[PDB]
Context: one part of a larger RNA, bound to proteins that are not shown
């Protein structure tokens, strides 16, 4: 020295998964982007579609095209559009060098501050020593040209405002062009892209793997049950005693009383049948995915039951319980759409090394989730101290 | 004098900023206590004031000076901690130029152009700047301190820092957060916090001074149980008091007269109550501290005296201990136990050990963008060359000078430069990121004139080893036909979990 995995602020947990073993088992492929890296060519780049090559073991490959470069991307942006569309600095003579109009000569994307590197470099470092110069090496205060890149100031192109004056003509115009000063642009300011490969990240696709309750389309079921119809079958033994009837008696009649007879009824007790109250009995890994024992309800009727028929799923059927519709019903079953979707749960497979968090901001029908900033890692790049004496030795 | 661009969760020196803590209310705004002094009024009024309250007595309101107590949403004043800026070369100082801005002005301001100034203008430390891509996270929790709600909460919500989460280790018996300290694998030494009767390393010191007895003792941050109130238990301490003019405590007396004082009355006579506290005897006596009597009465006290002959008394205060102190299975300073301590307080010397610190070994990472192409047994290098000036110094009788390795023919290793070598510092890690893999599986292009029926793959093995590891090699057996290394290429490429799937037990 508590058992691992996992979610968690917190697991040894009385939190979940895990009896054991073997095999299988989960970030993939395509497309599109972005950035980084490698390669080729480079203001270009790329044949990928087609074609030509003994048509074919490889070869469905490789090679070639060039008036096959069509085309894609890049080489130009800006505006809704009509459209427009990226060169300045100096020396001058001129109007009037009026903050500007006409030309020359040059040069060719301006300037400031930084700026690796490079260049010049006074002066130093040398030997056995010196007055005297021959060749080059090192250190070197200062100075110079300044790559890339950064900050800033100018300039140029397109849109749009404000101001204002000129110019042009085969169309004198509601024509066209030009200036100055602000401001909007994913621009220019001597290109960096294109193709291919690899990695990472994001996304659409089943999309790391497994997982709904659902929705839709087309079919199969009334062998169970529910109901209607057709055609069959069946239901001991007793009790009560309706109408109708007979006789006797009493009554003036109306009629009444008594005794029999009769055998009605969704009548009573109670078999078979049908059902299923209670024991909340048995059983409850059962005999049984609903059964058994006793006790019970009904038992001539809205009764029980066979077979044949009819009704089929948002439909049927229902003496109505959302009951039943093949052990499935608050919408059956089968196949398909379908690997449906999941901000939710579970899992997610070798080793070592290095670095190493967040639970916070803002917005969101947001509060179990995202985007965003922050925190992290990786890739670098631009610079700074020098790299010292061949052992040594600040000089 | 002089020793980098630049930076900083830090101080210093200047300089601002603030309105919390505290404080204040005889300062504003609110809240609020009590007296005092004044003088007007629709204050009550006030007893004899009506008559001009002839009067002035009280209570109000009001004013004035004071007085008690307060404020998160008050404030004159006002901290600590804190926030900003500055501490130079982008600076300072000279000139000059431009302007359409400004304008008495050659004005102001801004820009631009030359020049000169380095004692680099506080301390300390550190190498900085910059870009792209980007995962995970977006439930938190805890502790000191500040703090809101709530009676409180292991409650809910904030601020600051640290921690846990993500973190092991020593101590707290035990424990996410406490205390110490953060971690490669080890040896030695020493510590931290905490400890040293035994469990259990270390006091088995002739440790020091005291306190404490518990018939529920006490025993160490968080922390795991207690208060008000008491004690003539004991120990200190403060203040006061009495006492040879004899305290204190005991034992023994007096404790009176007016007066059985007044108003209470039905007895209250000292004591059921209201006021006042006289006098004298003196030794003292309260016209009463209590008991009580219906009431008397009889007692006691405070007050004095006698015997007694040396110190005593009271009220507080705070240490340990005790009471206060009651719960459910049998039980907890961790246990045993401990009382000349193994308890409590104050201290000393030793000693014990952590993954912390120091020294050493080994591993890796990072840094020195370190060293090595000089394999240069002749290489020889922080200058050599020449080539004539003029000179010394030690040897070759005052003129004087050429050297080339060789009695040896010789001389370790190295440098897969993607290699090898040196020095220094460093090493925790979830989610996550990256690198390396002579880790592993399957297949393809090359390559090993690879292996193999004289025995491939697979499997078994108390066999021998290698590597930090993933893993691998070899021996033995079984087996009976295929298999592997290296350089590239490509994946349906690595399992313990998924109430995972299938099979078996």
């Nucleotide at each position: 020295a508590c058992c691992c995995g996992u979610c968690u602020u917190g697991a040894a947990a009385c939190a979940c998964g895990g009896a054991c073993c073997a095999a299988g088992g989960a970030g993939u492929c395509u497309a599109a982007c972005a950035c980084g890296u490698g390669c080729g060519c480079g203001a270009g780049u790329c044949g990928g579609g087609g074609g030509c090559u003994c048509g074919c073991a490889c070869g469905a490959a490789a090679g070639c095209c060039g008036c096959c470069g069509u085309g894609g991307c890049g080489c130009a942006a800006u505006g809704a559009a009509g459209g427009u569309g990226a060169a300045g600095g100096c020396c001058g003579g001129c109007g009037c060098g009026c903050u500007c109009g006409c030309c020359g000569g040059c040069c060719g994307a301006g300037g400031u501050g930084g700026g690796a590197u490079c260049c010049c470099g006074a002066g130093g470092c040398c030997u056995c020593u010196c007055c005297a110069g021959u060749c080059c090496g090192c250190c070197g205060a200062g100075g110079g040209c300044g790559c890339a890149c950064c900050a800033c100031c100018g300039g140029c192109c397109c849109g749009u405002c404000u101001c204002g004056c000129c110019c042009g003509c085969c169309g004198c115009g509601c024509c066209g062009g030009g200036g100055a000063g602000g401001u909007g642009g994913a621009g220019c300011a001597c290109g960096a892209g294109c193709g291919c490969a690899c990695g990472u990240g994001u996304u659409a696709g089943g999309a790391c793997c497994c997982g709904a309750a659902a929705g839709a389309u087309g079919g199969u079921g009334a062998a169970c049950u529910a109901u209607g119809c057709c055609u069959g079958g069946g239901c001991a033994g007793g009790g009560c005693g309706a109408a109708g009837c007979c006789a006797g008696a009493g009554g003036a009649a109306a009629c009444u009383c008594u005794g029999g007879u009769g055998g009605a009824g969704g009548u009573c007790c109670g078999u078979a049948g049908c059902g299923g109250u209670c024991c909340u009995g048995a059983c409850g890994u059962g005999c049984a995915a609903a059964u058994c024992g006793g006790u019970c309800g009904u038992c001539c009727g809205a009764c029980c039951u066979g077979g044949g028929u009819a009704u089929a799923g948002g439909g049927g059927c229902g003496a109505a319980a959302g009951a039943c519709u093949a052990a499935u019903c608050g919408a059956a079953c089968c196949a398909u759409c379908u690997a449906g979707u999941a901000g939710c749960u579970g899992g997610u497979u070798c080793c070592c090394u290095c670095c190493g968090a967040a639970g916070u901001u803002u917005c969101c029908c947001u509060c179990a989730g995202g985007a965003u900033a922050g925190c992290u890692g990786g890739c670098g790049c631009u610079c700074u101290c020098g790299c010292a004496g061949a052992c040594c030795c600040g000089a | 004098g002089c020793c980098a661009c630049g930076c900083a969760g830090u101080u210093u020196u200047a300089u601002c900023c603030g309105g919390u803590a505290a404080a204040g209310c005889g300062a504003a705004u609110g809240a609020u206590u009590a007296g005092a002094g004044g003088u007007c009024u629709u204050g009550g009024g006030g007893c004899c004031g009506a008559a001009a309250c002839g009067a002035u007595c009280u209570c109000a309101a009001c004013c004035u000076a004071u007085u008690c107590u307060c404020a998160a949403a008050c404030u004159u004043u006002a901290a600590a901690u804190g926030g900003g800026u500055a501490a130079g070369a982008a600076g300072c100082c000279c000139g000059g130029c431009u302007c359409g801005c400004u304008g008495g002005c050659g004005u102001g301001g801004a820009g631009c152009c030359g020049g000169g100034c380095g004692u680099g203008g506080a301390a300390u430390g550190c190498g900085a700047g910059u870009g792209c891509c980007u995962a995970g996270u977006g439930g938190g929790c805890c502790a000191c301190u500040u703090u809101u709600g709530g009676u409180a909460a292991g409650c809910a919500g904030a601020a600051c820092u640290g921690g846990c989460g993500c973190u092991g280790c020593g101590g707290g018996a035990u424990g996410a957060a406490c205390c110490g300290a953060a971690c490669g694998c080890c040896g030695g030494g020493u510590u931290a916090a905490g400890g040293c009767g035994c469990c259990c390393g270390a006091u088995g010191c002739c440790g020091a001074c005291g306190c404490u007895c518990a018939u529920c003792a006490g025993a160490c941050c968080c922390c795991a149980g207690a208060a008000a109130a008491g004690g003539u238990g004991u120990u200190g301490g403060u203040u006061g008091a009495u006492a040879u003019a004899g305290a204190c405590a005991g034992c023994a007396g007096g404790a009176c007269g007016g007066u059985g004082g007044c108003c209470a009355u039905g007895g209250a006579a000292g004591u059921c109550g209201g006021a006042a506290u006289c006098c004298g005897c003196u030794a003292a006596g309260g016209a009463g501290u209590g008991u009580g009597u219906a009431a008397c009465a009889a007692c006691u006290c405070a007050c004095c005296u006698g015997c007694c002959g040396a110190a005593u008394c009271a009220a507080c205060u705070a240490g340990c201990c005790c009471u206060g102190a009651a719960a459910a299975u049998g039980g907890a300073u961790g246990g045993c136990g401990c009382u000349g301590g193994a308890g409590c307080g104050u201290c000393g010397g030793g000693c014990c050990c952590a993954u912390a610190c120091c020294c050493g070994g080994c591993c890796g990472u990072c840094g020195c963008c370190g060293g090595c192409a000089g394999u240069c047994g002749a290489g020889a290098g922080u200058g050599g060359a020449c080539g004539g000036g003029a000179g010394c110094g030690g040897c070759g009788g005052c003129c004087g000078g050429a050297g080339c390795c060789c009695c040896g023919c010789g001389g370790a290793c190295g440098c897969u430069a993607c290699g090898c070598c040196g020095c220094g510092a460093c090493g925790a890690g979830u989610a996550g990121g990256a690198g390396g893999g002579c880790c592993g599986c399957u297949g393809c292009g090359g390559u090993g004139a690879g292996c193999c029926u004289u025995g491939a793959a697979g499997c078994c093995u108390a066999g021998g080893g290698c590597g930090c590891g993933g893993g691998c090699c070899c021996g033995g057996g079984u087996g009976g036909a295929g298999c592997c290394g290296c350089c590239g290429c490509a994946g349906g490429u690595g399992c313990a979990g998924a109430u995972c799937u299938u099979g078996g037990u």

An RNA structure (28S rRNA, nucleotides 1312 to 2356) from Homo sapiens, in which 900 nucleotides are resolved. Lineage of the source: Eukaryota > Teleostomi > Dipnotetrapodomorpha > Amniota > Homo. It was solved by electron microscopy to 2.77 angstroms. The depositors describe the entry as "In situ human unrotated hibernating without CCDC124 state 80S ribosome". Keywords: Ribsome, in situ, RIBOSOME. Rfam match: Eukaryotic large subunit ribosomal RNA. Its family is annotated with ribosome and structural constituent of ribosome in the Gene Ontology. The work is reported in "Visualizing the translation landscape in human cells at high resolution" (Zheng et al., Nat Commun, 2025). The entry has 79 different proteins, among them 60S ribosomal protein L23, Small ribosomal subunit protein eS17 and Large ribosomal subunit protein uL11.